[PDB]
Record summary: A-SITE TRNA A9C TRP-TRNA TRP from Escherichia coli: 76 nucleotides with solved positions. Among the 52 different proteins in the entry, which are not shown, are 50S RIBOSOMAL PROTEIN L21, 50S RIBOSOMAL PROTEIN L34 and 30S RIBOSOMAL PROTEIN S5. Crystallisation conditions: 100 MM MES PH 6.3, 60-100 MM KCL, 50 MM SUCROSE, 1% GLYCEROL, 5.2% (W/V) PEG20K. The entry also models zinc ions. Rfam match: tRNA. The structure was determined by X-ray crystallography at 3.1 angstroms resolution and released in 2014. The 2011 paper behind the entry is "How Mutations in tRNA Distant from the Anticodon Affect the Fidelity of Decoding". The PDB entry is titled "The crystal structure of EF-Tu and A9C-tRNA-Trp bound to a near- cognate codon on the 70S ribosome". NCBI's taxonomy places the organism under Bacteria, Pseudomonadati, Pseudomonadota, Enterobacterales, Escherichia coli.
């Protein structure tokens, strides 16, 4: 070179009912402390792997790319 797969917050995990993107922990700030834990307020913190394609919009359905697995390729 050519099949096929998987990848979503920081993580381990859902939305196969297409209607901005949910939930434990993880931490983040406000008290209170030299700073922490704890403890009591309150927080989504998101390169849906990349970039483009249909759509009135796509985690979803089409391409081409990036990294890994994997099956077979390959003696001027």
């Nucleotide at each position: 070179a050519g099949g096929g797969g998987c990848g979503u917050c920081g993580u381990u995990c859902a939305a196969u009912u297409g209607g901005u993107a949910g939930a434990g922990c993880a931490c983040c700030g406000g008290u209170c402390u030299c700073c922490a834990a704890a403890a009591c307020c309150g927080g989504g913190u998101g390169u849906u792997g990349g970039g483009a394609g249909u759509u009135c919009g796509a985690g979803u359905c089409u391409c081409u790319c990036c990294g890994c697995c994997c099956c077979u390729g390959c003696c001027a």